[PDB]
Context: bound to proteins that are not shown
RNA backbone atom coordinates (compact mmCIF):
# COMPACT_ATOMS: atom_id res chain seq x y z
C1' N A 1 0.00 0.00 0.00
C1' N A 2 -0.51 -4.51 -3.21
C1' N A 3 -1.16 -9.43 -3.43
C1' N A 4 -1.16 -14.65 -1.26
C1' N A 5 -1.99 -18.73 2.79
C1' N A 6 -4.49 -20.73 7.16
C1' N A 7 -12.08 -24.68 9.50
C1' N A 8 -11.04 -16.29 10.66
C1' N A 9 -9.24 -11.58 8.90
C1' N A 10 -13.45 -7.32 10.64
C1' N A 11 -19.68 -5.87 5.32
C1' N A 12 -17.32 -9.70 11.04
C1' N A 13 -22.61 -12.24 12.01
C1' N A 14 -26.93 -16.50 9.64
C1' N A 15 -32.64 -17.12 8.54
C1' N B 1 -3.13 -5.79 34.40
C1' N B 2 -8.60 -6.44 33.56
C1' N B 3 -15.92 -6.44 32.17
C1' N B 4 -10.04 -12.66 32.35
C1' N B 5 -9.48 -19.25 27.31
C1' N B 6 -9.86 -12.89 25.46
C1' N B 7 -6.36 -8.98 25.08
C1' N B 8 -4.64 -12.92 18.06
C1' N B 9 -1.60 -14.57 12.52
C1' N B 10 2.14 -16.07 8.51
C1' N B 11 4.38 -15.21 3.49
C1' N B 12 6.13 -12.33 -1.15
C1' N B 13 6.43 -7.54 -3.67
RNA sequence: GUGAGUAAAAUUUGG
RNA sequence: AAAUCUUUCUCAC
Molecule: 5' vRNA end - vRNA loop (40-mer)
Organism: Tilapia lake virus